[PDB]
Parts: sequence; C1' cells; structure tokens
RNA sequence: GUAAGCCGAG
DNA sequence: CTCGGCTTAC
Repeated sequence: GUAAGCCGAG
C1' cells in the first nucleotide's frame, strides 16, 4: 500500500 | 437498496 471477506442496521 | 460495526490478503 489497495482490494477482498464477514457481520449488523433499513 | 443504502448506511453503520468487525475480520483477511496486498
């Protein structure tokens, strides 16, 4: 360093 | 559909 993933809200 | 909390690779 920039991208991903998870989870909740509506 | 748009907003908020947590995890992984660069």
This is an experimental structure of RNA with a sequence from Homo sapiens, together with DNA, with 20 nucleotides shown. The PDB entry is titled "Tc-DNA/RNA duplex". Released in 2018, the model rests on solution-state NMR data. The work is reported in "NMR solution structure of tricyclo-DNA containing duplexes: insight into enhanced thermal stability and nuclease resistance" (Istrate et al., Nucleic Acids Res., 2019).